[PDB]
Context: one part of a larger RNA, bound to proteins that are not shown
Molecule: 23S rRNA, nucleotides 4 to 411
Organism: Vairimorpha necatrix
RNA sequence: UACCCACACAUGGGAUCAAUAGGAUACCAUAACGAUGAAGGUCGUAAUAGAAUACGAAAGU
RNA sequence: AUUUACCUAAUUAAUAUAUU
RNA sequence: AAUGUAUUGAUAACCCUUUGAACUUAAGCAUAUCAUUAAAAGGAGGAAAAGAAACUAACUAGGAUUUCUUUAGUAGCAGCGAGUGAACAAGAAAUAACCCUCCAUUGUAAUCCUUAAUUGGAGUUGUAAAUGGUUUAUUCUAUUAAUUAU
RNA sequence: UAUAGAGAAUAU
RNA sequence: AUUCGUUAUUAAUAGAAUAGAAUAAUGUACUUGAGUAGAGCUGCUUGGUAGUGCAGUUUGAAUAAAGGUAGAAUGAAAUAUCUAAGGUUAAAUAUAAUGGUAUACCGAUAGAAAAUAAGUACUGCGAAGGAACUUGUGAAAAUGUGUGGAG
Numbered sequence: 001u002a003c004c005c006a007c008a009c010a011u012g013g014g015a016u017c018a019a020u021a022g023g024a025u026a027c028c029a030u031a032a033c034g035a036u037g038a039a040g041g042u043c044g045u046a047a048u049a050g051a052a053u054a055c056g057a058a059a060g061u
Numbered sequence: 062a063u064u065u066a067c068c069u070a071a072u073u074a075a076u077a078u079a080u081u
Numbered sequence: 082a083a084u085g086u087a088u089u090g091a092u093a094a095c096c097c098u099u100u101g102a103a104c105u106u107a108a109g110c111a112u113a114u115c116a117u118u119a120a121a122a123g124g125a126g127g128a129a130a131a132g133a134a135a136c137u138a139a140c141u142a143g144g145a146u147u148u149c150u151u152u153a154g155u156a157g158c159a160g161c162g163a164g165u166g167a168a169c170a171a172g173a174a175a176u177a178a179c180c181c182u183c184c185a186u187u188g189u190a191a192u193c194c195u196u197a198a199u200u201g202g203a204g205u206u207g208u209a210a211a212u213g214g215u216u217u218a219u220u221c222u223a224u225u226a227a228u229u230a231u
Numbered sequence: 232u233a234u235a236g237a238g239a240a241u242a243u
Numbered sequence: 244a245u246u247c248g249u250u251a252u253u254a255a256u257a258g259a260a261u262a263g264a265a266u267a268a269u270g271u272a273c274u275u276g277a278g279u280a281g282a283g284c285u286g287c288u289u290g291g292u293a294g295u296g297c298a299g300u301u302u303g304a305a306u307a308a309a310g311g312u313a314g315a316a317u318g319a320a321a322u323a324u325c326u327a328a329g330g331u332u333a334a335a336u337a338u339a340a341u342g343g344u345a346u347a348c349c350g351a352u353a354g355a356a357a358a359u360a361a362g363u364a365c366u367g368c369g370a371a372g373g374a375a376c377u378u379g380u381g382a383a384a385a386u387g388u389g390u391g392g393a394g
Base pairs, nucleotide, nucleotide: 003394004392005391006390007389008388009387010386017379018378019377022349023348024346025345026344027343028342029341031338033090040068041067042066043056044055045054075088077086078085079084080083081082095126096124097123098122099121106113110160136143137142147174148173149172150171157165158164178331179330180329181276191208192203193202194201215264216263217262218261219260220259221258222257223256224255225254226253227252228251238247239246241244281302282301283300284299285298286297287296309326310325311324312323313322365372366371
């Protein structure tokens, strides 16, 4: 120096407890599409634009 | 309260009826 | 040849037709059961299908269709094995019946479509089809907007 | 105050 | 200690039903169901047992002085009771997409696959397959530094 144990302080990880613009079941109403061009798809439009979302050259309200 | 690019039953068509 | 009219596609629950299995159970398996099922195809509506006895019964007789309780796991069917399986009567919910097919008054197609127009047709091998939506009051449903004590 | 004490939001 | 609401009232638009008043309108009608119902052979279906019901092929009638049915088979008889083969029909009944109201349901490895930049990222030539991640608190497994002790 290495190996083992006891105590105190710091790393690693997301379990426990508390919350919640989400889901599940039962009941009631409705039961409205389309050649006067439906359901679905492709491409485009934002003053500075990528995802999402809305909209057709009268086009991100 | 209007507009609604291009495919799409996609249709200057197909199966049938009426007039000329 | 031109013009007008009608159909075509979407569904993923309920409804009406067509076609139609096997795993499994029988302590094996071949008739049987799973099953008038799953998958697949066609056709419509807010519901669809059904519906006015060529019935049920044996009584002192009932009365179109549909749904609930009960009859009933019964009568019966089947290597009579495993297993499968109805109806009348009785108590209720809800109620409603009608139209064509002959020789419809032949002293007269009196009908029907279309056109601004008996205009052009159809039709005797048989057509027949009464009409007004103005106003007032009441009730119910759906959607928007307004006022609410301290 | 109440024919309004069903429930939410802010301060403690 | 104040607000939206709850509670309780009106208005506007659309649709439906009932009643009154007024406007329009009224003749004659003796129809009954055929390649059907039923037989012979053949296949499916039903609890139907020797049709309960349906269909292919061959054959195929009578018209109310007529025809059908009456839970073992055929033939015959009485007694009951109905009339097929043309058409329409409300209510009581069954259940999704879409929108509401409630509850002894779950509380982020639970509840739908998804507290949603989720049928998204990503895979397969193609039919198709298909996840992880909320906000405060910070357990165990596994390690670091300091002090003390044994062989």